C1' cells in the first nucleotide's frame, strides 16, 4: 500500500 | 431477512 473485519452504529 | 460499517483486531 491492498484487502478482511462481529460489535458500536446504520440503510432497505 | 438482506446489506453497509472506521476502530479493536487481522491477512497479503
Nucleotide at each position: 500500500g491492498g484487502c478482511c473485519g462481529a460489535a458500536a452504529g446504520g440503510c432497505c